An RNA structure from Homo sapiens, in which 125 nucleotides are resolved. An Rfam search finds the family "c-di-AMP riboswitch aptamer (ydaO/yuaA leader)" in it. On this family, see Barrick et al., Proc Natl Acad Sci U S A 2004: "New RNA motifs suggest an expanded scope for riboswitches in bacterial genetic control". Rfam's curators write: This family represents a conserved RNA structure found upstream of the ydaO and yuaA genes in Bacillus subtilis and related genes in other bacteria. The ydaO/yuaA element is thought to act as a genetic 'off' switch for the ydaO and yuaA genes in its native state. The family has 106 seed sequences and 7,607 matches in Rfam 15.1. The structure was determined by X-ray diffraction at 3.1 angstrom resolution and released in 2019. Crystals were grown from: Magnesium chloride, Cyclic di-AMP, Potassium Chloride, HEPEs. Entry title: Structure of Human pir-miRNA-449c Apical Loop and One-base-pair Fused to the YdaO Riboswitch Scaffold.
[PDB]
RNA sequence: GGUUGCCGAAUCCAUGAUUUGGUACGGAGGAACCGCUUUUUGGGGUUAAUCUGCAGUGAAGCUGCAGUAGGGAUACCUUCUGUCCCGCACCCGACAGCUAACUCCGGAGGCAAUAAAGGAAGGAG
Numbered sequence: 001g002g003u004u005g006c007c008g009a010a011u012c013c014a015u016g017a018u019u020u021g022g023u024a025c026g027g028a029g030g031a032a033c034c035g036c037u038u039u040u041u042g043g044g045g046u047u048a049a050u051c052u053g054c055a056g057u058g059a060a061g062c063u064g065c066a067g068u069a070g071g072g073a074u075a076c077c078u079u080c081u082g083u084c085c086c087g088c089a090c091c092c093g094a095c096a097g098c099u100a101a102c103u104c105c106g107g108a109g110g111c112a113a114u115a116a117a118g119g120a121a122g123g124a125g
Stems, first nucleotide, its partner, number of pairs: 004112004012022003025106005034097001040094001042095001043092004051067006070086005076123006
């Protein structure tokens, strides 16, 4: 941006023969300066989703517990407090620090129903 409301960058518009333009909003690459000089022990990107010890294995991976960096909700709004939770997944393909000009892309999905949709402060009405 959108929703009654919530996560998320992910909402619209024109077409349309069901596509092909554009779009709110987002991501990567890419100087100087600064930084790193740690490079198969590969490295790196999006994401909140990383990293720990234990066991299943004897390794990489997976599975399961207990955690954890980090992150979301708390129902008019923000913050605090307390409460409830998430902590997945996908990809680049020998390769990427930062990065002006510039270049290339995404613009999906999923869910909520008497509730801790508690309390407090400041707002808004």